[PDB]
The RNA has 29 modelled nucleotides. The structure was determined by X-ray diffraction at 2.75 angstrom resolution and released in 2013. The 2013 paper behind the entry is "Structures of coxsackievirus, rhinovirus, and poliovirus polymerase elongation complexes solved by engineering RNA mediated crystal contacts". Crystallisation conditions: 0.16 M MgCl2, 0.08 M Tris-HCl, 24% (w/v) PEG 4000, 20% (v/v) glycerol and directly frozen for data collection, VAPOR DIFFUSION, SITTING DROP, temperature 289K. It was solved together with RNA-directed RNA polymerase 3D-POL. It comes from the structure "Poliovirus polymerase elongation complex (r4_form)". Ions in the entry include zinc.
Context: bound to proteins that are not shown
Formats: sequence, structure tokens, C1' cells
RNA sequence: UCCAGGUCUCUCGGAAA
RNA sequence: UGUUCCGAGAGA
Repeated sequence: UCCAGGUCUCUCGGAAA
Repeated sequence: UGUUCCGAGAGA
């Protein structure tokens, strides 16, 4: 100087097709 | 409309 900070669910967005 | 990867917000 960068990185760092859980489990899930929904939705929006960006890509690629 | 159907999935794929990534980003974000919100809720618990």
C1' cells in the first nucleotide's frame, strides 16, 4: 500500500450466451 | 421467458 467482516432468503442490476 | 457467473440492497 491493497485484502480482511458470518449464515440464509428474496429482489434488482451487470455480464455471457 | 428459461438457466450460468459476478455485483448490490434489504430482511431475519